[PDB]
């Protein structure tokens, strides 16, 4: 440096042609 | 016509997904923001903001 696991962070609009 | 969203149409990784995204933070998310300046049928659409201030970590593997 990259990865993966496992535990944790989030977001959910506009339109109704 | 006037509610709704169901379906559908718009941008995105994702706008309910056994899914996407982040996990120390110049690429997750939030608040400034009922912001500004652009576009659109409409918008957290584009862009500023924004090196802002917040804002989630341990284990192992790479023969």
């Nucleotide at each position: 440096g990259c990865g993966a696991c496992u535990c944790g962070g989030g977001g959910u609009g506009c339109c109704c042609u | 016509g006037c509610g709704u969203g169901a379906a559908g149409g718009c941008u995105g990784a994702g706008a309910a997904a056994u899914a996407c995204c982040c996990g120390u933070a110049u690429c997750a998310c939030c608040u400034g923001a009922u912001c500004u300046g652009g576009a659109u049928a409409a918008u957290g659409c584009c862009a500023g903001c924004g090196u802002a201030g917040g804002g989630a970590a341990g284990u192992c593997g790479c023969a």
Background:
Solved structure of RNA (thi-box riboswitch), 80 nucleotides shown. Crystallisation conditions: growth: 29% PEG 2000, 15 mM CaCl2, 0.2 M NH4Cl, 50 mM succinate pH 7; 0.25 mM TMP, 0.25 mM spermine, 1.5 mM MgCl2, 50 mM KCl; cryo: above with 15% w/v sucrose; 500 x 70 x 70 um crystal, pH 7.0, VAPOR DIFFUSION, SITTING DROP, temperature 295K. It holds a match to the Rfam family "TPP riboswitch aptamer (THI element)". On this family, see Edwards and Ferre-D'Amare, Structure 2006: "Crystal structures of the thi-box riboswitch bound to thiamine pyrophosphate analogs reveal adaptive RNA-small molecule recognition". Rfam 15.1 lists 16,130 matches to the family in 8,693 species. Released in 2006, the model rests on X-ray crystallography data to a resolution of 2.89 angstroms. The entry also models magnesium and calcium ions. Sample source: in vitro T7 RNA polymerase with 5'cis-hammerhead ribozyme and 5'-trans VS ribozyme. The depositors describe the entry as "Crystal structure of an E. coli thi-box riboswitch bound to thiamine monophosphate".